[PDB]
Context: bound to proteins that are not shown
């Protein structure tokens, strides 16, 4: 410094997703 | 010229779900008897490798009884 097993309570790691914020390209509406 | 209104890149804020680890609390089981090794694993033999080539495994359980 025991094993599994089941309930539970966190924790932090990586990729998705939804509502908001600025650039820039690009596309049509108006008058 | 006007401001709107999609779309696709390029940083920001919250927030939600799935996987993967990493604490702690509660609880539960931790035996003995008989049959099975077609199926799990393990040594010989060989190979751009996990093989219907040949030997073992005082049982791991879709199971029965104290």
């Nucleotide at each position: 410094g025991g094993a599994a097993g089941a309930a539970g309570a966190g924790u932090u790691u990586a990729u998705u997703c939804a509502g908001a914020u600025a650039g820039a390209u690009u596309u049509g509406u108006c008058c | 010229g006007g401001a709107c209104a999609a779309a696709u890149c390029u940083a920001u804020c919250u927030g939600a779900a799935u996987a993967a680890a990493c604490u702690c609390u509660u609880c539960u089981u931790c035996g003995c008897u008989g049959g099975a090794g077609c199926a799990g694993c393990c040594c010989c033999c060989g190979a751009u490798u996990u093989g219907u080539g040949g030997g073992g495994u005082g049982a791991u359980u879709a199971c029965a009884g104290c």
Entry title: Cryo-EM structure of the Cas13bt3-crRNA-target RNA ternary complex in activated state. An RNA structure (crRNA-linker-target hairpin RNA), in which 97 nucleotides are resolved. The sample was in a buffer at pH 7.5. It was solved by cryo-EM to 3.5 A. It was solved together with Integrase. Deng et al. published it in Nat Commun in 2023: "Structural basis for the activation of a compact CRISPR-Cas13 nuclease".